[PDB]
């Protein structure tokens, strides 16, 4: 340097062109 | 450990 | 928690397309 794929919470991840989610981790309560 | 954030 | 920055099409974008950064694969 040319190609190609991915980049979403602290972290590793789902998310059908139609409201931003799940698990640790952190937080706080039995 | 679970629940709730 | 600005969905990795900046457009663009769409009434509408985590979503498609454009440019570009970074990582990651390969390079007869």
């Nucleotide at each position: 340097g040319c190609g190609g794929a991915a980049g979403u919470a602290g972290u590793u991840c789902a998310g059908u062109g139609g409201u931003a989610g799940a698990a640790c981790a952190c937080c706080a309560c039995c | 450990g679970g629940u709730g954030g | 928690g600005u969905c990795g920055c900046g457009g663009g099409u769409u009434c509408g974008a985590g979503u498609c397309c454009c440019g570009u950064c970074u990582u990651c694969c390969g390079c007869u």